[PDB]
Context: one part of a larger RNA, bound to proteins that are not shown
């Protein structure tokens, strides 16, 4: 031991242990909620980095000089350096020297002025005084200057006991095979070349062990092994292999040449030193609490992932209604819109130069033109870089409201200079992109805090000081999972539409509107004709309402198209059109609106979050109620600021602020050491360790008590630092 998981947390219940009690401690059954830490980043639970776990080591210092702030001393002054005396935890002297007292100018120079200048014009800078010495803090400069990390470079040395080449001296190569020259002999010729036989034992010759390799395959891959093993394969008298001795090396050697080898990684070896090279890069950077809180723009940049200035944050001192936003008023503007008067564009027509083409011509002239077309006109229209015109709005000055973590001035400290999504306005893009590039705004960044959206940085709601088993609401929501209405009333939808696709389609259904028909009989169905010249004219092989082309007769009638569709080669045909009867009441169409239908095909198993839902739990309109956040109210507390009481501080009341990364500021806690100390605590128990449900502190911490432990410890108030670790593929150790 029917369970679904960042391991917690909130509630309740059981069981076991403390305790008179009420309470409290340990465990975990069920229920609600909940995406590890750090780093880096627009954005991480992230399937992006780092870390097995614990303990210890680990990163912003110091010196000089600067600058501002700060606590003091003296002040037109302030202060001494080296040193000398003194001291042995004693101070003193020492004015050399520095800064300050006056600036301006390149200087000569002059001086409360001075320079430019001819200037008793102008104008720059300077006058109407500050300063210095020490302590402390924040930053800056020089040094390694927060810490850890290169690849490298350079100097001096160490290596050829591996490997490469050579030098010296030695050694080694089973066995078999082939059979060169030469020689001997015979043949041959004038002599000879040459021929044959025998003999002979040549060779970077053949087969193949040792020995030297390392061809292909398998194996091995925390190995037998930091190059091995098995099968196989290459050389094997040679440019052979091998022992001992010895030589050449770092920009150097050696090299049958691969940049190979030079002691298991060689495009320049190893050690040590310069050395803490440098690292505009990456990583890491440790206690607590409190106030404020950015930026990812611009300009320049051998600049683009770095800097400098500006912007935006923050502290200190000074200024006092000026700030945002708002009301009024005044000016500037060329956008949205629209327009066609400029520049261009443009369709149709009128009109009319030039061109085209025919009749008519040669003397050149004329007349046409269902052609092309300037200019001009009317019709109609387009334009970022067109404007006769032109808003909303924005900008700035004046006046007023506005006391706000407003605004302004000097100054110390910064970080930031990858931004991201959304709405809107443009370019780019393809009226693609979680695309890009600007502008305005906004939220995330830093609000991955809280409610909604199933889940989800930036969409809707809302800005978390803490506590509460109180209350109202926001968005959203009220059928069950799941708080709260199966609420009320009137419609619509029948697809599971809702639960998320387009041209385009269709007698889906509901609602409004206009048109025409009908009781002198409509729509449908149903019975009869549905005709004549005609066979319309024209083409065509053919073209008879009925291929293609052109087109508009009348006659019989109550009626029947120079014809609707099929059909034949072409007909007839059947048929609507068309009239009359049967019938008996409604009926056909056009256009607008609501919901729905088709169009509709994907890959691991389905689903709108699920189950389910149909006069709804869907959609539209209306209305009352309720649930619902960390928003707001109620009650308690904290803190900071502001104000009021407090001679009195202390403290008391009241009002408002209090999310937060980088960063600025403030206050505090703890470790080591010094004065305090010839002291005090301390064996009736020092430090350290173990333990607590106690007490004080917001907290880091502090105290008390029991157990250990066996000798140290060090107040109050000060002082000085090797002062806090979770991470650095950190370092050492243990497991």
């Nucleotide at each position: 031991a029917c369970a679904a998981g960042c391991a917690g947390u909130c509630a309740c219940g059981g069981c076991c242990c403390c305790g008179c009690a009420a309470g409290g401690g340990g465990u975990u059954g069920u229920g609600g909620c909940g995406u590890g830490c750090c780093u880096a980043u627009u954005g991480a639970a992230g399937c992006a980095u780092g870390a097995g776990c614990c303990g210890g080591c680990g990163a912003c210092u110091c010196a000089c000089g600067g600058u501002c702030g700060u606590g003091g001393g003296c002040g037109a002054g302030c202060u001494u350096a080296a040193g000398c005396c003194g001291u042995u935890g004693a101070g003193g002297c020492g004015g050399a020297g520095g800064c300050g007292u006056a600036g301006g100018g390149a200087a000569a120079c002059c001086g409360a002025g001075u320079c430019c200048g001819a200037a008793c014009a102008g104008g720059g800078c300077g006058u109407c005084u500050a300063g210095u010495c020490c302590g402390c803090g924040g930053c800056c400069g020089u040094g390694g200057a927060c810490c850890c990390g290169a690849a490298a470079c350079c100097g001096g040395g160490c290596g050829a006991g591996c490997u490469a080449g050579c030098c010296c001296u030695g050694g080694c190569c089973a066995g078999g095979g082939u059979g060169a020259a030469g020689c001997u002999g015979g043949g041959g010729u004038g002599a000879g070349a040459c021929c044959c036989a025998g003999u002979g034992g040549a060779g970077g010759c053949c087969c193949g062990a040792a020995c030297c390799g390392g061809u292909g395959g398998g194996g091995g891959a925390u190995g037998c092994a930091a190059a091995c093993c098995c099968c196989u394969c290459g050389g094997a008298u040679g440019a052979g292999c091998u022992g001992g001795g010895g030589c050449u090396a770092g920009g150097a050697g050696u090299g049958a040449a691969a940049a190979g080898c030079u002691a298991a990684c060689c495009g320049a070896g190893c050690c040590c030193g310069g050395a803490g090279a440098u690292a505009g890069c990456u990583g890491g950077u440790u206690c607590u609490c409190c106030c404020c809180g950015a930026a990812a723009u611009g300009a320049c940049u051998u600049u683009a992932g770095g800097g400098u200035c500006a912007g935006c944050c923050u502290c200190a001192g000074g200024c006092g209604c000026u700030g945002a936003c708002u009301g009024g008023g005044g000016c500037c503007u060329g956008u949205a819109g629209a327009g066609c008067a400029c520049u261009g564009a443009u369709a149709g027509g009128g009109c009319u130069a030039g061109g085209g083409g025919g009749c008519c011509c040669a003397c050149c002239a004329g007349c046409c033109u269902a052609c092309c077309a300037a200019a001009c006109c009317c019709u109609g229209u387009c334009a970022a870089a067109c404007u006769c015109c032109g808003a909303a709005g924005g900008g700035u000055c004046c006046c007023a409201g506005g006391u706000g973590g407003a605004g302004c001035c000097u100054g110390g400290g910064a970080g930031u200079g990858a931004g991201g999504g959304c709405g809107c306005g443009a370019g780019c893009g393809a009226u693609a992109a979680c695309g890009u590039c600007c502008g305005c705004g906004u939220c995330c960044g830093a609000g991955c805090g809280c409610g909604g959206g199933a889940a989800c940085a930036a969409c809707c709601g809302a800005g978390a000081c803490c506590g509460c088993c109180a209350g109202c609401u926001a968005a959203g929501g009220c059928c069950c999972c799941c708080a709260a209405g199966u609420c009320u009333g009137g419609g619509c939808u029948a697809a599971g539409u809702g639960g998320u696709a387009a041209a385009g389609g269709a007698u889906g259904u509901g609602g409004c509107g206009c048109c025409g028909c009908g009781a002198a009989g409509a729509c449908a169905g149903c019975c009869a004709g549905g005709a004549g010249g005609u066979u319309g004219g024209c083409u065509u092989a053919g073209a008879a309402g009925c291929a293609g082309c052109c087109a508009u007769c009348c006659u019989u009638u109550a009626a029947a198209g120079a014809g609707u569709g099929c059909g034949u080669a072409a007909u007839a045909g059947c048929u609507c059109a068309c009239u009359g009867g049967u019938c008996g009441a409604g009926u056909g169409g056009c256009g607008c609106c609501g919901c729905g239908c088709c169009g509709a095909a994907a890959a691991u198993g389905a689903u709108c979050g699920g189950g389910g839902c149909u006069u709804a739990a869907g959609c539209c309109c209306a209305g009352c109620g309720c649930c619902g956040a960390a928003g707001c109210u109620g009650c308690g507390g904290g803190u900071c600021u502001g104000g009021g009481g407090g001679a009195u501080g202390a403290c008391c009341c009241c009002a408002g602020g209090c999310g937060g990364u980088a960063g600025g500021g403030g206050a505090g806690c703890g470790u080591u050491c010094c004065c305090g100390a010839u002291g005090c605590c301390g064996a009736u128990g020092a430090a350290g360790g173990c333990c607590g449900a106690c007490c004080c502190g917001c907290g880091a911490g502090g105290g008390c008590g029991g157990c250990u432990g066996g000798a140290g410890g060090u107040a109050a108030g000060g002082g000085a630092a090797g002062u806090g670790c979770g991470a650095a593929u950190g370092c050492c150790g243990g497991c």
Solved structure of RNA (23S RRNA, nucleotides 526 to 1261) from Thermus thermophilus, 735 nucleotides shown. The entry has 50 different proteins, among them 30S ribosomal protein S16, 50S ribosomal protein L25 and 50S ribosomal protein L20. Entry title: Crystal structure of a translation termination complex formed with release factor RF2. It was solved by X-ray crystallography to 3 angstroms. It holds a match to the Rfam family "Bacterial large subunit ribosomal RNA". A reference for the family is Yusupov et al. (2001), "Crystal structure of the ribosome at 5.5 A resolution", Science. The work is reported in "Crystal structure of a translation termination complex formed with release factor RF2" (Korostelev et al., Proc.Natl.Acad.Sci.USA, 2008).